[PDB]
Molecule: Lysine tRNA scaffold,Poliovirus cloverleaf RNA
Organism: Homo sapiens
RNA sequence: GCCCGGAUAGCUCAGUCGGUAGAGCAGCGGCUAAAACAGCUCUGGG
RNA sequence: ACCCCAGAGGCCCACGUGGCGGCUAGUACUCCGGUAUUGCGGUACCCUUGUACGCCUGUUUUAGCCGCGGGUCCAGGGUUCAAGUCCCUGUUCGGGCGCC
Numbered sequence: 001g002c003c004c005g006g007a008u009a010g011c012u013c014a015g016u017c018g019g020u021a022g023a024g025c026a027g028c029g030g031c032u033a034a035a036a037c038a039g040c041u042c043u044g045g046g
Numbered sequence: 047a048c049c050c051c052a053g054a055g056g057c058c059c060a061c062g063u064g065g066c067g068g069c070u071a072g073u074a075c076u077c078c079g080g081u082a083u084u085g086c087g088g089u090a091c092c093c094u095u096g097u098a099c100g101c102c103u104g105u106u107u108u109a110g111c112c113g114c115g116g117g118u119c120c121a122g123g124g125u126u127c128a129a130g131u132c133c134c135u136g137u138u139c140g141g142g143c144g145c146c
Base pairs, nucleotide, nucleotide: 001143002142003141004140005139006138007137010025011024012023013022019127027114028113029112030111031110032109033108034107035106036105037104038103039102040055042053043052044051045050046049056066057065058064068101069100072099073098074097075096079092080091081090082089083088120136121135122134123133124132
């Protein structure tokens, strides 16, 4: 130089039959259950 | 915002170089002395002393479920009433091929 193919959330991907983009991670806050470690107050220091 | 140290203060015991019951949740066994019951004696009811369980309030871990944020649908055109989807072409990321 010449072919073949993919590109969708931070990540690995679906989305058929063209009719209005979701999942699972992880991100979170929640609520619950089980489990472990602690514990009277005020302060000075790792 | 616990986790270690140290200073001082509480509160209970039988006085221990002891010990923290936080408890609107208390239960059993055990030492302390008592109050009263009165079987050989045992009964309850208080209060100490421990050990165990349960509850409590935090910290942490796992698990289930609830819901919340999280997008240049790579890019530019083309078709359609409508394009992540279907067409052309670019970019990038990929696999290869062949030839000197």